[PDB]
C1' cells in the first nucleotide's frame, strides 16, 4: 500500500460534533418538591355506609413545579485491527 472490518457494530475497536431538549419525542421522561395521611389550578377507576347532604376505604395512573446523570438518533473512518 490492497482488501477487509466499514453502502458503518465487528474477530475485537466507536473518538466527536450536533439533535430530541430555552423540554414530549422518531422514540425515551428518573428523582424530588406540590396536588395527596386525600378534591383540586386541573384530574378520583373502584368499594363500602348513609333517606338525604355527605362520609369512608382504594394512587394502577396521572397533571404542575424544579429537574439530561444517562440513553436514542443523525453525521463522522485521524487512525486503528485483521489479512496479502
Ligand atoms: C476522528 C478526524 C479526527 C478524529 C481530523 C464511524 C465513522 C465515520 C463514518 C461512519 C462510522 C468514524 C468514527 C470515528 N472517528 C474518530 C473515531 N471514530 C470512532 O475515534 C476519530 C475522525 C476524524 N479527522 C481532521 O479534521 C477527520
Nucleotide at each position: 500500500g490492497g482488501a477487509a472490518g466499514a453502502u458503518u457494530g465487528u474477530a475485537a475497536a466507536c473518538a466527536g460534533c450536533g439533535a430530541g431538549a430555552u423540554u414530549g419525542u422518531a422514540a425515551a421522561c428518573a428523582g424530588c418538591g406540590a396536588g395527596a395521611u386525600u378534591g383540586u389550578a386541573a384530574a378520583c377507576a373502584u368499594g363500602c355506609c348513609g333517606a338525604a347532604a355527605g362520609g369512608c376505604a382504594g394512587a394502577c395512573a396521572c397533571u404542575c413545579g424544579c429537574g439530561a446523570c444517562a440513553c436514542u438518533c443523525g453525521c463522522g473512518a485521524c487512525a486503528c485491527u485483521u489479512u496479502c
Primary citation: Huang et al., Nat.Chem.Biol. (2024), "Structural basis of a small monomeric Clivia fluorogenic RNA with a large Stokes shift".
This is an experimental structure of RNA, with 84 nucleotides shown.
The entry is indexed under Fluorescent RNA aptamer, RNA.
It was solved by X-ray diffraction to 2.6 A.
The depositors describe the entry as "A new fluorescent RNA aptamer_III bound with N".